The RNA from Neurospora crassa OR74A has 772 modelled nucleotides. An Rfam search finds the family "Bacterial large subunit ribosomal RNA" in it. The structure was determined by cryo-electron microscopy at 2.74 A resolution and released in 2020. Among the 44 different proteins in the entry, which are not shown, are Mitochondrial ribosomal protein L43, RIBOSOMAL_L9 domain-containing protein and Ribosomal protein. The 2020 paper behind the entry is "Analysis of translating mitoribosome reveals functional characteristics of translation in mitochondria of fungi".

Context: one part of a larger RNA, bound to proteins that are not shown
RNA sequence: GGAAUAACUGUGCAGAUACAGUUUACCUCUAGUUAGACGAGAAGACCCUAUGCAGCUUUACUGUUACUAAUUAUUGAAUACGAUUCUGAAAAUUUCCAGUGUAAAAGGUAAUCGAUAAGAUAUAAUUGAAACACCUUUAUUUUUCUAUCGUAUUAUUAAACCUUAAAUUAAGGAACAAUUGUUAGAAGACAGUUUAUGCGGGGCACAGGCCCCAUAAAGAGUAAAUGGGUGUGUCUAAAA
RNA sequence: UGUUUGCAAUUUUUUAUAGU
RNA sequence: AUAUAUCAAAUCAUCUUUAUGCUAUUCAUAGA
RNA sequence: CCUUGGGUACAGUAUAAAAAUUAUAUAUGUAUUAAUUUACAUAUAUUUUUUCUAAGAAAUUAGGUAAGAUUUUGUUUAUAGAGAAAUUAGAUGUAAAAAAAAAAUCUUAUGAGGGCGG
RNA sequence: AUCCGCUUCUAAUAUUUUUUUGUAGUUAUUAUUA
RNA sequence: UAAUAAUAAUCAUGUUUAUUACUUAAAAAGCUUAAUGGCUUAAUCUUGCCUUACUGUUUGAUUAACAACAAAUCUUACAGUCGCGUAAGCGGGGCAUAGGAUCACAAGAUACAAAAAGGAAAGAUCUUGGAUUUUUGGAAAAGCUACGCUAGGGAUAACAGGCUAAUUUGCGCAAGAGUGUACAAAAUGAGUGCGCGGUUUGGCACCU
RNA sequence: CGGCUUGACUAAUCCUCAUGGAUGCAGAAACUAUGUAGGGUACGACUGUUCGUCGAUUAAAAAGUUACAUGAGCUGGGUUAAAUACGUCGUGAGACAGUAUGGUUUCUAUCUUCUAGAGG
Repeated sequence: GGAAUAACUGUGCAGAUACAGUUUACCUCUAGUUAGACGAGAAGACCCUAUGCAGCUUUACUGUUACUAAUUAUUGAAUACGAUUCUGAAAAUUUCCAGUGUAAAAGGUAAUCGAUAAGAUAUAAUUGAAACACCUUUAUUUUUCUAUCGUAUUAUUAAACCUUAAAUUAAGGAACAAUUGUUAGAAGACAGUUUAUGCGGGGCACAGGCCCCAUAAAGAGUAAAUGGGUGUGUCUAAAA
Repeated sequence: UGUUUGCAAUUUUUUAUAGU
Repeated sequence: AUAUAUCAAAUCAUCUUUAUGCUAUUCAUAGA
Repeated sequence: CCUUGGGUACAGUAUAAAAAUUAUAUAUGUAUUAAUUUACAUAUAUUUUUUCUAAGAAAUUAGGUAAGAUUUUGUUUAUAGAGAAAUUAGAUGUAAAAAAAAAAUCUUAUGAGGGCGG
Repeated sequence: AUCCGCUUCUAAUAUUUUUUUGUAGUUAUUAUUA
Repeated sequence: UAAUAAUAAUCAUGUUUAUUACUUAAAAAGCUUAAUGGCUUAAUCUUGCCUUACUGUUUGAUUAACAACAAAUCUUACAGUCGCGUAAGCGGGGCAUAGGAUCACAAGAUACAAAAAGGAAAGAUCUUGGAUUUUUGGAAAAGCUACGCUAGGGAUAACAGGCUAAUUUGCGCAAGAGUGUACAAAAUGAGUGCGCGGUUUGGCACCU
Repeated sequence: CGGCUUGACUAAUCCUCAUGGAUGCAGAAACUAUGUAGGGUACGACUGUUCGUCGAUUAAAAAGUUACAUGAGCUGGGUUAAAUACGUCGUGAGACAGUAUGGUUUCUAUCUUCUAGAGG
C1' cells in the first nucleotide's frame, strides 16, 4: 500500500487482527465510548554525526579601520640655546699608605735651562711595586671654539598656506596647521576563517611515532580505554 | 766497526767466490 | 742447482774514552 | 807541621791503572808566566751525560684487524685497624711410556676411474 | 670413469659389554735363588 | 751384586710460581640505554698497529618487509685503494631488536641546458646540513548559543519495551555459632551455602 | 512525575473466617506458622510530590503488576524553550545535577475490542 481487519499463550528487527497452537464467533447497521491499531498531524522534542551554516564573545588565527606618531612634497627665512662630543682645533686636567709631592702609562735620555755674574731643574741618595727635567707616542676626564644633529623662540602685503571676508595695501594665525604619499603603533569598532577527530552516547579529561614481553591457540600473522615496563627521539673517533 | 768483546747460534734478502 | 762469506732489513736504545783521572808509597822541596 | 810537584805500582784472590769522566758566568786566597794564561780552592749559579719528584700510582673511550686471556656477578671461608656495610687471599676433578690383533653392524669415499643397466 | 638405480671389494669415522693379547721400563720394598 | 715374583710410586733433561690438554650445574657479571633472545670455542676483557664509521654500480631475499605503495632491514658481486694479519683471510661502524619525506634555505661538486648572440641570472644532476613538520605519510588556528538553522543517524544516548540479575527498601530453603534463668529449632539465627523472583539502583545497546 | 476518573490481575495477608506450635499456650490479648484473595483497607494537616512525617478515628486503616495501567479520558503543581533576578563558575559571550516569578496541553472515530438498541 491492498484487506475476507476476533481472544489467549508462545514466537519473532526483541510489545502481533495477519506467523504457530488452541479457543471463540450467524449476516448487516445505529447511537455511545476511546483500550489498541507502537492512531493522525507537525521532520514537532532530545542526543549524536557533517573537515554543513548563522549570530554573539575573547589575552583564538589572519586582516581592515577609528585614532596616534614621524616624515618627502605643497614650503621660504632669522636668532638663540641645549645635547652629542670618536668631526676637529687650542689649552688644561689624571690625589688609596709612604714619598720634598695630586707619580696617568710606557719607550729613550745625562744632560737641559739661565747673553756672558750667580743659581734654579734633572740625574744621583732617600720613599715606593713602580721616580720624575727634556724629546716623543698613546690613555682618562673637563672648558671654549668649529662641524653636525636636535629642540626653543621670534618676524613674515615683506602677496607661502589657513581662517573671517566679492576675497581687501583689512584682521588674525603661521612655517605651524591642513592635505597627499611613505612608515610605525593601535579598539572584536568591523570583516573572513579556525577551534578537529578518536571514545561501550556525548561533555570534561585523556590519546596519536617507535621498541621489548605476554595475551597468541607448537610456521608466520592476529583485536580490545587488554595486561606487563620508572622503555624510548640516546650514547660512541677509540688516547694522554 | 751499533750490538758485550773467546770463536760460523733467528728470519729473509743483496753482492762475491767456488761450483752446476 | 747447491756451499761459504758478505750486505741490508726486521727483532733490541748495552751503558763501550785502554787512560787523560783517582788511590797508596817514596823524594825533592820549607822547617815546626 | 807548606805549596808545587818528579819516580815507584806489573795487575785471576784481576789491578793504583776508571763505580761512571761535560761545559760555562761572576768573585775571591795561593802561585804562575811576557796574561783574570794556567792550575788550585771554594761560593753563586747555568749546563750535557735522561741517571734519582712513583703514570708499570691517574683517565671506566665503546669502531677495523691480529694475538692473548676465558665465571669475571653473587654466594661462601678466613683475614691489623674493620663494625650489618671498606681491602686482600681462596673455593671441581682427571690425564700426560706404549699398544697389537679377529669378526660383525651400519654410515661415508673426487677409493679400486669396479661390475650390471639406464 | 664422472649423472641415476642396483650393487661386490678395499679404506676411514662411529658403534659392541664385543673374542682377546699385552699393561712394561725406572726407583725402591719384601720373598726366594746364586 | 745378579736373576725371578709380588707390592708401592712414576707427565717431567725441566729457571715448581711447573707446563699442557680435558672437565668445573643453573643464575648472575660484561656486551651504549628497558625487556627478550644470544655470545664464554667470542659478540666480553687486555694489548699492538689502524680509521672500511671507504667511492661508484650491483645480486639475491625478508615464503613478493609493514596482509598495498613509499620511507626501510639483511645480503652478493665488480671496479677503485687503504688498514690489520706468518697465513687463510676479515673490514661498506657498534651482539641483535627503539631518530620523518617533499618543498624552501645553506654549503660543496658535476659541465648538462643557457629564450637573438657572448656571458650571467634563474634551473638540472650528485654529496651534505639545520625539524616535539609529536594529529610524527607531514594545516600557521579559541569559545558561547536555552534565539538558533539545514542535511542526516537512529550506524551512538534520556522515557518505555527486550536481554541480564551485580545490587535491592523482594523472598525462600539448608546448615546452626549463639540468645532463650534450664533447654538449639516457642521465639530467636553471626558469618555462610543452594536457589526463586523481576519490585529498586545499575550493565548491555536489539530498539529512539 | 503526582493527582483525578475507570478498571483488570497477582498473592510473598493489614482486618474479617478455619487451624497447628508455644519450660516460654491459665483466660484475654498478642507472637509464630499453615489454609485462604469474598469483601474491605477510610478522613484530615504538611510537601509539586510517589515516598515520607504528623493529628484523630477504625475490625483494619497491607502491598505489588498492568508502557513504574489509564493525558486521540481530564489535570499541569513538579520537570519544563523564549523573559527576568540571585548565588556560584567563566576574561567574556554565557553556564549550573542551583534557586526564584511567569509561561498556547491539537484531533468530527475508519477498523478491532467494548456498552446499549436494532434490520435480516